[PDB]
RNA sequence: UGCGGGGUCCCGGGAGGACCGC
RNA sequence: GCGGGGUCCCGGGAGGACCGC
Repeated sequence: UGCGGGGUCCCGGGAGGACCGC
Repeated sequence: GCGGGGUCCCGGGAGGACCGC
């Protein structure tokens, strides 16, 4: 911050042989 | 069966003190 890349935070959808509580 | 923590894939949003255009 007009368009991207990175990043951090949050929201939505989905998935898990080798993290757990009750 | 009721939950916690995590990871991975897709999509979306936000930001005074990362970068390119």
The RNA has 43 modelled nucleotides. The PDB entry is titled "pre-mir-125a internal loop in complex with G-clamp". Crystallisation conditions: MPD, spermine, MOPS.